[PDB]
An RNA: 21 nucleotides with solved positions. Primary citation: Popenda et al., Biochemistry (2008), "Bulged adenosine influence on the RNA duplex conformation in solution". It comes from the structure "NMR structure of RNA duplex containing single adenosine bulge". It was solved by solution-state NMR. The entry is an ensemble of 10 models.
RNA sequence: GCAGAAGAGCG
RNA sequence: CGCUCUCUGC
Repeated sequence: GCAGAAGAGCG
Repeated sequence: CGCUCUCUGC
RNA backbone atom coordinates (compact mmCIF):
# COMPACT_ATOMS: atom_id res chain seq x y z
C1' G A 1 0.00 0.00 0.00
C1' C A 2 -3.84 -3.84 -1.27
C1' A A 3 -7.40 -7.15 0.77
C1' G A 4 -10.67 -9.30 5.20
C1' A A 5 -13.43 -8.58 9.23
C1' A A 6 -15.00 -7.39 14.18
C1' G A 7 -14.51 -3.48 17.96
C1' A A 8 -14.26 1.73 19.34
C1' G A 9 -15.03 6.78 17.76
C1' C A 10 -16.46 10.74 14.83
C1' G A 11 -18.99 13.33 10.22
C1' C B 1 -21.91 5.20 3.85
C1' G B 2 -17.32 8.17 4.60
C1' C B 3 -13.39 8.74 7.59
C1' U B 4 -9.87 7.74 11.97
C1' C B 5 -7.78 4.06 14.95
C1' U B 6 -6.70 -1.22 16.66
C1' C B 7 -6.22 -6.18 14.32
C1' U B 8 -5.60 -10.57 10.53
C1' G B 9 -3.48 -11.69 6.00
C1' C B 10 -0.66 -10.46 1.35